The PDB entry is titled "Cryo-EM Structure of T. kodakarensis 70S ribosome".
An RNA structure (23S ribosomal RNA, nucleotides 562 to 1396) from Thermococcus kodakarensis (strain ATCC BAA-918 / JCM 12380 / KOD1), in which 785 nucleotides are resolved.
Sas-Chen et al. published it in Nature in 2020: "Dynamic RNA acetylation revealed by quantitative cross-evolutionary mapping".
Among the 58 different proteins in the entry, which are not shown, are 50S ribosomal protein L24e, 50S ribosomal protein L37e and 50S ribosomal protein L4.
It was solved by cryo-electron microscopy to 2.55 angstrom.
Rfam match: Archaeal large subunit ribosomal RNA. On this family, see Yusupov et al., Science 2001: "Crystal structure of the ribosome at 5.5 A resolution". Rfam 15.1 lists 2,955 matches to the family in 1,139 species. Its family is annotated with ribosome and structural constituent of ribosome in the Gene Ontology. Clan: LSU clan.

[PDB]
Context: one part of a larger RNA, bound to proteins that are not shown
RNA sequence: GAUAGGAGGGUGCGGCCCGAAAGGGUUGACCCUCCCCGAAGGAAACACGGGCGACCGUGGAGUACGAGGGGAGGUGACCGGGGUUGCACCGUCCGUCUUGGAUCACGGGGCAGGGAGUUCACCCGAGCGGCGAGGUUAAGGGGGUCAACCCCGAAGCCGCAGGGAAACCGACAGGUCCGCAGCCCGU
RNA sequence: AGGGCGAGGGACGGGGUGUGAAAGCGCCCGGAGUCGCUCGGGUGAGACCCGAAGCCGGUCGAUCUAGCCCGGGGCAGGGUGAAGUCCCUCAACAGAGGGAUGGAGGCCCGCUAGGGGUGCUGACGCGCAAUUCGCUCCCGUGACCCCGGGCUAGGGGUGAAAGGCCAAUCGAGGCCGGCGAUAGCUGGUUCCCGCCGAAUUAUCCCCCAGGAUAGCCCGGCCGGAGGUAGGCAGUGGGGUAGAGCACUGAUUGGGGGUUUAGGGGGCGAAAGCCUCCGGCUCCCUGUCAAACUCCGAACCCACUGCCGCCGUAGAUGGCCGGAGUAGGGGGGCGGUGUAAGCCGUCACCCGAGAGGGGAACAACCCAGACCGGGGUUAAGGCCCCAAAGUGCCGGCUAAGUGUUACUCCAAAGGGUGUCCCUGGCCUUAGACAGCGG
RNA sequence: CCCGUCGAGGUCAGGGGCCCCGAAAAUGGACGGGGCUUAAGCCGGCCGCCGAGACCCCGGCGCACGGACCGAUUGGUCCGUGAUCGGGUAGGCGGGCGUGCCGAUGGGGCGGAAGCCGGGCCGUGAGGUCCGGUGGACCCGUCGGUAUUGCGGAUCCUGCC
Repeated sequence: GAUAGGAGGGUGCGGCCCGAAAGGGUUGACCCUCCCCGAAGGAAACACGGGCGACCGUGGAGUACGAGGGGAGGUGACCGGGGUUGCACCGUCCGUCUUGGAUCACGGGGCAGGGAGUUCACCCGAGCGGCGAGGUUAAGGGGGUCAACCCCGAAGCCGCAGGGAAACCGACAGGUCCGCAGCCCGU
Repeated sequence: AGGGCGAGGGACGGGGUGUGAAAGCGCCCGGAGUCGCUCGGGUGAGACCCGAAGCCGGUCGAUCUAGCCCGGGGCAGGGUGAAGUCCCUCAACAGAGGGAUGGAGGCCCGCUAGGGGUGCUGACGCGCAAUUCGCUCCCGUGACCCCGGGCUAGGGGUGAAAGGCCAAUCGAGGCCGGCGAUAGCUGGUUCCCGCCGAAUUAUCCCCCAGGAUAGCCCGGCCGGAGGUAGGCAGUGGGGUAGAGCACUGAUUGGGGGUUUAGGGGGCGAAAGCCUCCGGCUCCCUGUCAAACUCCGAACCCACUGCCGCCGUAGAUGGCCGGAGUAGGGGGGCGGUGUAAGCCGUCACCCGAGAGGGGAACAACCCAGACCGGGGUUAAGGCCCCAAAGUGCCGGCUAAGUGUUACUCCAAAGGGUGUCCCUGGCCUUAGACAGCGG
Repeated sequence: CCCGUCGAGGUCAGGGGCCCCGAAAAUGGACGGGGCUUAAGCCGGCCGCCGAGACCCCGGCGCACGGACCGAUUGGUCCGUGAUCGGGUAGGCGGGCGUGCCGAUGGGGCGGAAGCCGGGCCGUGAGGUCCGGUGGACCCGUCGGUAUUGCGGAUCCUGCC
C1' cells in the first nucleotide's frame, strides 16, 4: 500500500524502522536560562502636531533587536548517518544534425567484457641541452665481463660570400647620428 | 631637475653584382651556426574508425532451367464419317433416284493416365509450403508428355523474342583474388578542474552539401612611449529628409497680342485683301518628380587642440606559431511584392546566457552566474486560487463592455444612449395643447 | 396671428469622453480560472506594503599582476591591489586523477596477498584510504622512462538474461 496526476528528480519540514564505532561523544551528547562585544540593516507602544483621507513629521531612538565572536551556570546520553515514506514549493528524459528539439525529426529492452589521431620518410616552427667559425659521423673496424659498455672511422651533409638564364665577375671583421636597458657626474 | 656615455635596436652613408648610355632600382655586405631529445603542425602513403553500387584477372558450374544429337517408355472409353472401292431400279441424246463398304484429320466430348494454370481478385499469408491447397476452368495421336547416355560457359551460351533462362543468384552468373578500391555524402570518436573565447562575409575556383586567400579567437617573443570605443570647440567635406519651380521634363483654366507651321468653308471670281476651329509670345489662376534643383537640415566622416579613459605592473604596434568559421535567426531601417514572404543593411539580443516576471513562450520587460549566510530594492503586483490593499480622493460605464504593454485584439457608415465644452434665434410669454376667426 | 389658457425655460447648429449598432461555424469551454457592477472595469491623481542569484554587509575558495623569503629542477608560505577579476558552443592554453610493463629506491604478505560484497572518513572532483566479511598466493608507495593506456551511444561486435 484500493478518492487517486506527471520524464520517476531537487530543496525544506516531519513520521515508521536499523543500527557499526571504521565518525563523535560522561576527559560531557543534546537542551534551558543569564552576562559581554556586535556588520549592514532597523522596530513598536507612547507625547505632541500636519492632512477630506489612505497616511505623515517631530521626540521615543539609532534604543529594543540583529549574521556572528566570547563567558557563566543548571542537565545528564545522545548525535551525525542510513532505508522507506508523508506534506509544501520547484522540475516536459539522454545523445545527435539543425536558425530553431519534450516533439507526430533520427538513433535509444537490460548486464558484463571488447571497441577508434597510429608508424615511417621529407618540410615549417618551438621548449630545453652540447660544442662553437666550425659542428656532426654513416657504412664499417678494434677491444671487452659479448645485442648493453669503451675506442677509432669526416666519406659525405649544413654553415663560413654573394650576384647572375649563362659565360663570368666578385664585398663595411666599423665612417656619422638618434636612442631602451645599464653605468658615470650630480639634484 | 639637469647633464653625459651608450651593447642590443633604428636611421644615414659607403661597397659587390645583375640590368642599363648612364643615373637610378633589385638581391646581397659590419662573423652564428651545427648536432641531439621531446612536443605542435603540413604533405604522401589504408593514414582516427566503419559503409557502396560497380571496374579488372584467373578459375567452377547445363542433377535447376533453354536448345540440339544417340538410345528408350507411354496416352480409359465414346463420336463424326475425307479420299479410295462399289451394288440396285428406271433409262441411255443426255441422265434420275435409292442402298452399302472403308476408316482420314496439327477433327470433336472426356479431372483414363498425364500435362497446364483462366476466374473466384476464395483459404493461407512468423504458411503444410522462401510460390502450396480447394472449387471452377484449358489440352489430351501430337509443333504431345516423360526417362537413361552425351554436347554448347559468361560480353560468352541458349532463346516460337517476354531482355526471357544458364543450380532460391542475370539489362552481363558464381567463387577467390586485385581490395583495408574510392566519395567533396551518412553514422561514430572513451577522465577531472581552472584561464581566455569566436564566426556563417568579401574576391577566386566545372564553383553553389566542397576548398583557397583575407577578416573575426588563442599562445609566445621583440620593442620602448604614447594611444584611443566617449565629449567640447574649431578647420574642411557631403545634396538625403523637407521644400520649391531657377534647369530637364510633365500638367488645369481664363484674359489678351502675332497670326499662321496647316485640312476644313464661309461673302470664299478662288491657296485671294477677311475672319471661323488651331499654332507662336506674355499676365493671373491651379497641380508634380526614384533616375529635376534657385534652396537646404538633423546626421555622418577625416583632421587639430583640450576634457575624460587605457598604458614602464610595458599599451598602440610588429614577428613567429595553433586553430575554428563560408546554411544563421529575433528586433529596428530600406527596396520589391496583393500579402505572407524574398533580397540587403544596423550590430542590442538568441545562437554560445543561468536567475526574477509576462498563464506556458530562443531572442518582449528586469537583470549578466565561484561557495555558505544576513538584509534592501527592480520589473511588475496586493478579493480567493497566490506573498502583499475587499487602499484613499474626484468623476465615467450598464454593454459582463471590460477585466490584453508587445509576442496573440474587424471598418466605411450611423445613434446625440448617457456625461461634458461651445456658438446663434427665441424667453413676461416662447416650442405645443386646447375653445374660434 | 391672439386675446382668458397653461408660465419657465425652449429651440437650431458645431465639437469632445465612455458605450451601442454595423458583427455568421463546425468534439464540450476559456479575461489563465473562480468570479466582479458607487467593481475585483475605465479615466485624472495620490498613500503604504510584497517581491530576484541585481545592490549593501560578514565570512570562505580560486585567478591575474607585483613583491619578500625558502628550495635537486616547469615550484612553494606569506604580504599587497582588484567599483575598473569570477556565464559560455566551435576552438586555443595550464595544472592534476586513474591503468599495464622497465631501471632504481623504500616496504608489506598463511598471525592471510590480489580480486569480490557491505559500510565509514578525506578530497571541488577525477579518486584515495580504513573497518568487517568472503578468499587462499602474491602485492603496493616514491623518483625516472615506456605504452594495443580511461566508453552510454557506431540500426557497433561476442556472450548471458